The RNA has 50 modelled nucleotides. The 2006 paper behind the entry is "A Potential Protein-RNA Recognition Event along the RISC-Loading Pathway from the Structure of A. aeolicus Argonaute with Externally Bound siRNA". It was solved by X-ray crystallography to 3.1 angstrom. Entry title: Crystal structure of Aa-Ago with externally-bound siRNA. Crystallisation conditions: 20% PEF3350, 25mM NH4F, pH 7.5, VAPOR DIFFUSION, HANGING DROP, temperature 293K.
[PDB]
RNA sequence: AGACAGCAUGCAUGCAUGCUGUCUUU
RNA sequence: AGACAGCAUGCAUGCAUGCUGUCU
Repeated sequence: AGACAGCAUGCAUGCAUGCUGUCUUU
Repeated sequence: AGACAGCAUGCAUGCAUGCUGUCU
């Protein structure tokens, strides 16, 4: 100094979940 | 039960930054 991994915080995408509201059916 | 909006979350991949450890 580079190249790789574990964790944290902040952000990016993806997918999924819980609750509440609307309308579907003033 | 479906469509949409509010909110709260979870998994995954990466980036940012930070300390961590490996590495030739």